[PDB]
RNA sequence: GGCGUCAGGUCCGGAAGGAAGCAGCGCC
Numbered sequence: 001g002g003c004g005u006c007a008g009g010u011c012c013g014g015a016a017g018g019a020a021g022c023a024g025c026g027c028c
Base pairs, nucleotide, nucleotide: 001028002027003026004025005024010019011018012017
Other pairs, nucleotide, nucleotide, family: 006021tWW006023tHS007021tHS008021tHS009020cWW009021cWS013015tHS013016tHS022024cHS
């Protein structure tokens, strides 16, 4: 660039959850 993934820790929120993230990674 283009697909999916994608810690760190953030972001929303009481919180779980979610959410983006996106390094790191496979695919070239």
Background:
The RNA (SRP DOMAIN IV) from Escherichia coli has 28 modelled nucleotides. NMR data were recorded at pH 6.5 and 303 K. It comes from the structure "NMR STRUCTURE OF THE MOST CONSERVED RNA MOTIF IN SRP RNA". Schmitz et al. published it in Nat.Struct.Biol. in 1999: "Structure of the most conserved internal loop in SRP RNA". The structure was determined by solution NMR and released in 1999.